[PDB]
Molecule: PHENYLALANINE TRANSFER RNA
Organism: Saccharomyces cerevisiae
RNA sequence: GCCAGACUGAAGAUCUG
Numbered sequence: 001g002c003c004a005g006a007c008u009g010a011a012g013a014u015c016u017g
Base pairs, nucleotide, nucleotide: 003017004016005015006014
């Protein structure tokens, strides 16, 4: 970074795998 999870309404970030 990419995918998934967790999470959140959810998305983001973050954390985890």